[PDB]
Context: bound to proteins that are not shown
Molecule: U5 snRNA; Ligated exons: UBC4 mRNA
Organism: Saccharomyces cerevisiae S288c
RNA sequence: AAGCAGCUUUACAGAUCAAUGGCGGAGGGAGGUCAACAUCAAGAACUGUGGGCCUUUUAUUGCCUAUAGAACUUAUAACGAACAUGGUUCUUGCCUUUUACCAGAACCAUCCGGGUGUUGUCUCCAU
RNA sequence: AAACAGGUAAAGCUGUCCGUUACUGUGGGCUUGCC
RNA sequence: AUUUUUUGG
RNA sequence: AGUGAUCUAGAAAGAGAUCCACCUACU
RNA sequence: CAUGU
Numbered sequence: 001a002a003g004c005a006g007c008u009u010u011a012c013a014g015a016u017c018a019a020u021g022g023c024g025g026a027g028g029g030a031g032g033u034c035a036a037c038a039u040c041a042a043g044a045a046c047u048g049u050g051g052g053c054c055u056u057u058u059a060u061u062g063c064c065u066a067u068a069g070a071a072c073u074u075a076u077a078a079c080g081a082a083c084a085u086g087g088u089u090c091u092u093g094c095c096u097u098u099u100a101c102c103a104g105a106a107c108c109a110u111c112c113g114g115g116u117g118u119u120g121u122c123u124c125c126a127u
Numbered sequence: 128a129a130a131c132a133g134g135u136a137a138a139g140c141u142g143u144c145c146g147u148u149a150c151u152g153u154g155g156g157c158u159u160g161c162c
Numbered sequence: 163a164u165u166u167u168u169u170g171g
Numbered sequence: 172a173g174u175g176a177u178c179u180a181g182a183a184a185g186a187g188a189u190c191c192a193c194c195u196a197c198u
Numbered sequence: 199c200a201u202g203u
Stems, first nucleotide, its partner, number of pairs: 003161003006157004011153004022147004028125005034120007046069008079113002084110008093101001096185004130143004
Other pairs, nucleotide, nucleotide, family: 002162tWW010154cWW014015cWH020149cWW021148cWS027129tSS042078tWH044075tHH045074cWW055059tWW071116cSS072115cSS074077cSS092102cWW100181cWS
C1' cells in the first nucleotide's frame, strides 16, 4: 500500500439546542546591523524538586537515591573554522642608553567580535 | 467570547466562562485485523 | 477447519 | 647524477679622548 | 780604477 470494520479529524447533514466531556481560546505571526539582563572553560564537566545521613544543637559545608529537564561552544577540545595588542618576570638578539624593539616561555590581561535563553521596544502584515 | 475575578520576577496559573463538539452517516489520515 | 490456539475430545 | 634548508630591515630624545703596518735599494 | 816607476 485498492476495500471493509474500528479509531481520530475537519467540511459538515443531523438528538438536546439542556446538565456534561475532550480539544482549542482567558490581548497574534514574521522578523530588525534593536538594547537590557543573565550565561558561555569546567570532577566531561549543568540545574529543578523531594527524602535520608554526618558536626555539638542540625547553622554556611559534603554525600546516597528518585524523577523531570540541560539552550549556547567543545575533541586534530572549544564561544570566533578568524586572530591582534599590552603588562610583569625570565631567557636570547639588535646592541650605544631608554622608548620603539628581535622572539620564545610562564602567569595575566586589554581590544574587534560571537552564540543561546528570557524580558522589552521597534518595523511590516493581520485582528 | 481575545469577556470577568486573584499574583509572583514570568506565563489561559487557577476559578467563572466561549467555539468544533460529547449519540449516527458521507468525505480525509492510519495507531490496527483480514481479503 | 484439516496436530501448536479462531471453526471440536 | 647533482633538487631541496635564505635572520636582518627604523623613528624620537640622549649620550662619545680613540689607542697601533699598503713601495727595493751598491763596481 | 793605477798617471808613472